Method: X-ray diffraction, resolution 3.11 A. The entry became public in 2025.
The RNA (Rev response element SLIIc) with a sequence from Human immunodeficiency virus 1 has 72 modelled nucleotides.
It comes from the structure "Crystal structure of HIV-1 RRE SLII A31C mutant in complex with Fab BL3-6".
Crystallisation conditions: 0.2 M Ammonium nitrate, 20% PEG 3,350, pH 6.2.
Protein in the same entry: BL3-6 Fab heavy chain and BL3-6 Fab light chain.
The entry is indexed under HIV-1, Replication, Fab, Chaperone, Rev response element, RNA.

[PDB]
């Protein structure tokens, strides 16, 4: 990596505080966790711009996603 299975704090639950790392994870409460629409927003993808990264602007995946396990 695929598969199957099993579960599913918004893809952005924080006051957040720590850690480990040099940033993302991880821990530790607290509340709030009812419910669904968001809005905004964020990250990955692609593409253009005089453009390997940043950066602008444009779609697109953000349950098709994520995760745990069993498998080869």
């Nucleotide at each position: 990596g695929g598969c199957a299975c099993u579960a599913u704090g918004g893809g952005c639950g924080c006051a957040g505080c720590g850690u480990c790392a040099a940033u993302g994870a991880c821990g530790c409460u607290g509340c709030c966790g009812g419910u669904a629409c968001a809005g905004g927003c964020c990250a990955g993808a692609c593409a253009a711009g005089a453009a390997a990264c940043a950066c602008u602007u444009g779609u697109c995946u953000g349950a098709u996603a994520u995760a745990g396990u069993g498998c080869c």